Released in 2015, the model rests on X-ray diffraction data to a resolution of 2.94 A. Solved structure of RNA (pfI Riboswitch), 73 nucleotides shown. Rfam match: ZMP/ZTP riboswitch aptamer (pfl RNA motif). On this family, see Jones and Ferre-D'Amare, Nat Struct Mol Biol 2015: "Recognition of the bacterial alarmone ZMP through long-distance association of two RNA subdomains". It comes from the structure "The structure of A pfI Riboswitch Bound to ZMP". Ren et al. published it in Structure in 2015: "Global RNA Fold and Molecular Recognition for a pfl Riboswitch Bound to ZMP, a Master Regulator of One-Carbon Metabolism". Crystallisation conditions: 0.1 M Na-acetate, pH 4.6, 0.2 M (NH4)2SO4 and 20-30% PEG4000/PEG2000MEM. The model includes bound AMINOIMIDAZOLE 4-CARBOXAMIDE RIBONUCLEOTIDE (AMZ). The entry also models magnesium ions.
[PDB]
RNA sequence: GGGAUACAGGACUGGCGGAUUAGUGGGAAACCACGUGGACUGUAUCCGAAAAAAAGCCGACCGCCUGGGCAUC
Numbered sequence: 001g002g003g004a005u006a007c008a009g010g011a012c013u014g015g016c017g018g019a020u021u022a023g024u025g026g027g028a029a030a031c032c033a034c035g036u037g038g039a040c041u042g043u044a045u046c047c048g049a050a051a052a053a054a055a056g057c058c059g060a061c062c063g064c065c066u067g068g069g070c071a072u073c
Stems, first nucleotide, its partner, number of pairs: 002047008012037001014065005023034004056070003
């Protein structure tokens, strides 16, 4: 260097509509707190039979929007 696993950090976690159910509170301010989800990055532990690229990966299932990260520690 390719897989998964356990830890640690961890940005971004929005607005409206839609179920009996798709967070709770707040503010005039698509945001704040908390919660939730969460890719990514650093690090340890096994593992050994591959696919390269393909408008990428993340929050919310769907629709219409607004705004961001990540991979660029």